[PDB]
RNA sequence: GGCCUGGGAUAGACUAGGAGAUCUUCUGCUCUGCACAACCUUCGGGUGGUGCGAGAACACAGGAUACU
Repeated sequence: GGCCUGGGAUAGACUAGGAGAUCUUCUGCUCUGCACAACCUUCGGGUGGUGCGAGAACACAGGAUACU
C1' cells in the first nucleotide's frame, strides 16, 4: 500500500480530518473473595447490610499502531 473529505495550477507525493480493527491508559457498571457490625442458633453454622482488597467481563473517553 483501503475508502471518503479538506489543502496548491496540474500530476504525483506529503499532510490533516473521518469510519472500522488491534493495543495501551483513565473512569463507570456487573460478578467473585475477605473483614467488621447486626440478627438467629446447641457456636460449629445460617441469613441480610456495610467497608476493604484482588481477579474477571461489559460500556464510555483519550492516545498510539499494523491494516482496512
An RNA structure with a sequence from West Nile virus, in which 68 nucleotides are resolved. The entry is an ensemble of 10 models. The organism belongs to Orthoflavivirus nilense, within Viruses. The structure was determined by solution-state NMR and released in 2024. Entry title: Structure of West Nile Virus 3'- stem-loop_68NTS.